[PDB]
């Protein structure tokens, strides 16, 4: 740096 | 829409 998943603020 | 941030997984 590249693809993929879960979790949080909020106009 | 629009900003930071934690964890697994893959090349």
């Nucleotide at each position: 740096a590249u693809a993929c998943u879960u979790a949080c603020c909020u106009g | 829409g629009g900003a930071g941030u934690a964890a697994g997984u893959c090349u």
An RNA structure from Homo sapiens, in which 22 nucleotides are resolved. Released in 2024, the model rests on solution NMR data. Keywords: Specific splicing correction, molecular glue, small molecule splicing modifier, U1 snRNP, 5'-splice site recognition, SPLICING. Entry title: Solution structure of SMN-CX bound to the RNA helix formed upon SMN2 exon7 5'-splice site recognition.